[PDB]
Context: one part of a larger RNA, bound to proteins that are not shown
Molecule: 23S rRNA, nucleotides 13 to 562
Organism: Pyrococcus furiosus
RNA sequence: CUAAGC
RNA sequence: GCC
RNA sequence: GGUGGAUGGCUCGGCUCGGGGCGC
RNA sequence: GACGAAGGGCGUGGCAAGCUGCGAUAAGCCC
RNA sequence: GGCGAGGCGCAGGCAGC
RNA sequence: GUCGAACCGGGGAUUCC
RNA sequence: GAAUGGGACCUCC
RNA sequence: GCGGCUUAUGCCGCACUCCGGGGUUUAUCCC
RNA sequence: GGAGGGGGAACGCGGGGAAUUGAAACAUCUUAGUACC
RNA sequence: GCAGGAAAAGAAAGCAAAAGCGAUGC
RNA sequence: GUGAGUAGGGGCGAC
RNA sequence: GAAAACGGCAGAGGGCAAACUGAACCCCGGGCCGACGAGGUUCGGGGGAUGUGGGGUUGUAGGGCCCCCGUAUGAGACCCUCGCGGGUGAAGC
RNA sequence: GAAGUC
RNA sequence: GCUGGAACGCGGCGC
RNA sequence: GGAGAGGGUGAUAGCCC
RNA sequence: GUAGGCGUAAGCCCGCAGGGUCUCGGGGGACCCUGAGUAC
RNA sequence: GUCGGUUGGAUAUC
RNA sequence: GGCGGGAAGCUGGGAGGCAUCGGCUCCCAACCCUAAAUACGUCC
RNA sequence: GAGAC
RNA sequence: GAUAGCGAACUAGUACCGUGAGGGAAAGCUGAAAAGCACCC
RNA sequence: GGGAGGGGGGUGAAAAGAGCCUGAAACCGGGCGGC
Repeated sequence: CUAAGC
Repeated sequence: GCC
Repeated sequence: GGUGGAUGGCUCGGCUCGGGGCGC
Repeated sequence: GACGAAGGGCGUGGCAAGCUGCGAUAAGCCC
Repeated sequence: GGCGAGGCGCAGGCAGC
Repeated sequence: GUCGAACCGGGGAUUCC
Repeated sequence: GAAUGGGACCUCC
Repeated sequence: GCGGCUUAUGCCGCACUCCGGGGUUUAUCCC
Repeated sequence: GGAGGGGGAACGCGGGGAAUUGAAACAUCUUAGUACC
Repeated sequence: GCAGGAAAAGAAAGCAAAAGCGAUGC
Repeated sequence: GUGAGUAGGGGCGAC
Repeated sequence: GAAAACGGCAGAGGGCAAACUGAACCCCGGGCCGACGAGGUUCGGGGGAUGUGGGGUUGUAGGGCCCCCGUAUGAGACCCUCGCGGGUGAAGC
Repeated sequence: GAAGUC
Repeated sequence: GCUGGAACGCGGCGC
Repeated sequence: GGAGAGGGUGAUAGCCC
Repeated sequence: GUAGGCGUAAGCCCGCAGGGUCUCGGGGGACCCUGAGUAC
Repeated sequence: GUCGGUUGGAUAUC
Repeated sequence: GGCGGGAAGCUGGGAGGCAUCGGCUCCCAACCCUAAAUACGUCC
Repeated sequence: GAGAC
Repeated sequence: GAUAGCGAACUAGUACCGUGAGGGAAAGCUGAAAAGCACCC
Repeated sequence: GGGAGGGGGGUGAAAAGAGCCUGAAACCGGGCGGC
C1' cells in the first nucleotide's frame, strides 16, 4: 500500500 | 470512466 | 472476459400486377 | 365423381422418428 | 419417346445394391 | 445401370379401410 | 368416406 | 348378411328416388 | 338398360333476410337487398 | 337451394317523335 | 366512358 | 339515385304451338349394300290417330290452302375419311 | 447457338 | 506482370 | 457481338459454365 | 443461358381427292291459322 | 280493384 | 307476389310517365335456344 | 412473365 | 428483406390450448474445402 | 479429471470449434485511473 461502494 |  | 442476440451483408420465401395460358 | 370423387384413418424404407411420396406389386411395377 | 454416366427424396452416415 | 439407369413428357398396372 | 346388401359407443363387424 | 358361377380357392349381383322395357305372384314383388 | 346423390379458393343464378352504426336522441329512412342462411 | 368453366341476359306487343334507330352484354 | 350526383325519391331531414 | 341518346369492344341470329298433310315418323338390338365412316335398305321389340314425321314462325303483317306465270338443265351449303398433303403440337437439340 | 482462362 | 488463401480485382495485350 | 438480359463459379467476369 | 434458329408421338386445325345428303322464284284471293284463369 | 314487399319510379317501377 | 274479378282473339290486339276521348307514331305478349366482346384465380 | 413493394 | 413479408423462407395450419364450435406459435446463416482437432498430461 | 470437460499440440488466410458470418446495449466478474 483502507474494507464495502460510485 | 477505460480495457 | 462472460450473458444476450441487435446491427450490417445475404435469400431456393412472401406481396402486388397490365398482358398471356388453363379452368371443373 | 357409382368405371366409386374430394377430405381422412392405417400401413409402406436394411439401419427410419417427422415431412414428402406411394398402397400388401406399398420413397414403388411395365411400355 | 427425350438425355447420356451416373443413381438410391428433404438429408453431408454404414453397409449394399 | 451401357440389354441405356437416375431424370423428364405420354400411356398402362397395382391402388388396404 | 355421396358410401350404396345390413349395422355402428369407435375407419370394425 | 342373402343368391348365381366356381371342385374349391375366388369372383359376379342385392341402398333410396326415378326414367325407358319385360314377367308374374299384381306383389311396386322380381329381371 | 340408364340417371340423381358428394366435392370445388374466388366468380355465377334463384329465394329468406338483422343490428350495432348515421340522422349528433329516435320511430319513415340509413346501415342494406348488406352480414349471414 | 341450383350450374359452369364461365354463368346470367339476348333478337322488340322495344327505343324515340322537325328526325329517326334497330338483339344482348361490358 | 359519359349522361350524373342530373331526371327523380326523401321526418323534402340525414341521405 | 337511374335510364335514353352519343363515343367504343365485340357482332349472329334461329326453332316451336296453330292453319294444311295423315304413319310417309322416332329409339334399342340384329342383318345386308356401302369403306370399317357418311348414307341407303330390311327384320324384331318399344313408342305413336289424346298425332310420330313433313311445312311454319310473322305486323299498315306473316304463313297454310286455291288460282296464274316460270323455274331446277343450273347454282349452293353441309356430312364422312376406307386414303393423302400441310400447319400446330411433350420431353428436347 | 460467337468471343481469353494471354 | 502485381496484391492475394483463392482473381471475377489493378496495369498491359487481344477477340 | 442479331448475343454488354440474368445467374453460378474460392472477390466485383460480354469472351470459365 | 440470352440474340437468333431447329425437332417433336398422340391430339387439334386446314386442305386435296372420292362417296352421299340437303336447299333455292314471282303475282292475286273473297277461305283458314297466329300462345287464357293470360293481358288487364 | 285491393293488400304486402321492392324501386329514383314520383296519382307514372317490378 | 297474394286475394277477389277477368276479355278480344285477325272485321284482332298492345305501348307512347294521373285517368279518359280522338289523331299520329312504333309494335304483335302470354313458348324455346344462342358463340364474341365480361367476372373470378384454386393453378401456370 | 414482371416489380421506384 | 427473418419482430418486415402470407399465420407458415424451416419435419406450419406443425407443436400446443378448449368437451365443443373453434383458437393457434417460436424456429434462417461454420468454412473456399470438414481440412469437423491426430497424439500427450 | 469419475465424467462433463481443462491445459499442451495440430487444421485453417482468419476458429469462424459445430453452444459455429458479424457479436451492439442492458446486466455481471477481474485489472487499471480517481474518490